[PDB]
Context: one part of a larger RNA, bound to proteins that are not shown
Molecule: 16S ribosomal RNA, nucleotides 2704 to 3228
Organism: Homo sapiens
RNA sequence: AUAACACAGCAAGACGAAGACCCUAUGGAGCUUUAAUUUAUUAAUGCAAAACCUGCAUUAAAAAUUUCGGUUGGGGCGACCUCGGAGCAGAACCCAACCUCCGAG
RNA sequence: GCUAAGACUUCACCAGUCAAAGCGAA
RNA sequence: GAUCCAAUAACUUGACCAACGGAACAAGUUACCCUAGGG
RNA sequence: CAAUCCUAUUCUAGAGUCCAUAUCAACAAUAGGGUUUAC
RNA sequence: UGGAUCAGGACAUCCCGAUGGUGCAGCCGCUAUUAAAGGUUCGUUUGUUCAACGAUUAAAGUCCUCGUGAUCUGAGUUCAGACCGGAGUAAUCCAGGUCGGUUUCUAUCUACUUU
RNA sequence: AUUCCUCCCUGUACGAAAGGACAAGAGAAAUAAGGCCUACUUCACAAAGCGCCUUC
RNA sequence: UAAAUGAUAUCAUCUCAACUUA
RNA sequence: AUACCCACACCCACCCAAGAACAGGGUU
Repeated sequence: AUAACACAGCAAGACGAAGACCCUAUGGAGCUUUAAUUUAUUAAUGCAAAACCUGCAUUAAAAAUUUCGGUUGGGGCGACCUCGGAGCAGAACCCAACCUCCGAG
Repeated sequence: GCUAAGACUUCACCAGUCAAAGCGAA
Repeated sequence: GAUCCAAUAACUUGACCAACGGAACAAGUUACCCUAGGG
Repeated sequence: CAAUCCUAUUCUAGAGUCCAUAUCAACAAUAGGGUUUAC
Repeated sequence: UGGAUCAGGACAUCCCGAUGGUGCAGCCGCUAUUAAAGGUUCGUUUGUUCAACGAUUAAAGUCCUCGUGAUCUGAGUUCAGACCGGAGUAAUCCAGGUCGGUUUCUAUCUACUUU
Repeated sequence: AUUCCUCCCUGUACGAAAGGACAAGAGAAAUAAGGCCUACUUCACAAAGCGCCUUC
Repeated sequence: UAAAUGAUAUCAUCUCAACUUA
Repeated sequence: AUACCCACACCCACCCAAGAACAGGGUU
């Protein structure tokens, strides 16, 4: 402020009913590689096997499997990551720091 | 150097620390 | 600065593990990104 | 409830051909208000 | 984050109104008090949104509610295409510059629809 | 319902010369609100504005 | 916000004095 | 600021300068 009730409008409010952006996951899938592991497959050779295939080794390409630590200006850049000593923590014990100042393996 | 009562501790554990006596060397 | 491993007859022994409670050996990146979520 | 700052009112003190008040009015003080991108 | 549409509001007033002083001897100027009923233009260039410039006007006010995108539009900043410049071995990155590029709504409730 | 312009009121007061007032009226225009269709205009038994009328 | 009368404070003073004016 | 509005009791039908429907004006 306030008797109840339709009908037609409007779109200020009922955070009115798809699509984006930031962060996380020891989620997934990739791409590149000078990231790790491999040569199984192929191609060269080399060595044994009886003019060709079989076994072993080396070199390469081609791929194949796999992962992306932590605190942080404003997420990134950059530092640091274990242990030890001084104020915070004035007087048993303990108490943070990317708070304040330094060595050791 | 070996052995050994008792304890302390880095707020867990794992580690870590002190040590009487006793036995052997200095 | 732990366990496991190797050389070890042995008496025991070492590097890395410094991301220093340590995956035995793995980087750059996603303006094509997908899922589970938080804001 | 801003260190650094933006603005108005307070002492006039400095000026203004004489004189602070016709104008700026410096510092400060009392007030209302923000400053996010680099090591 | 701008524009269109409609705008509600404050006054710390740009104009109009009232008053004081003036060094305005006077309209106008200057400051100061009061006043929010009314008004507060059209264009060229461009879009972190401003700024400059032309013509005017009595004036082209300062802010809050991008105020307002279930009313409409544009730029963006962040959609896949492509090019240029920087960084990189590469993929790719870039708080750079260009051209192109799809957000749908039948109104249930409130409020309002001749001050 | 405001603003502006023009004109009387004139160049008085004010004013040191120079410049030049109020109070009061009268016209003209625009805008805003409200309304109309006689004319013009778009049109045509009517609806409209670019037109007309009123506003303390 | 310019006046008239006028006390606290006998002059004065527009009056968060009484009172009279736009 | 005055102005403006101001008739208790109808509604079938038709028309309308009234109207989305309902309402409203007219039918002498």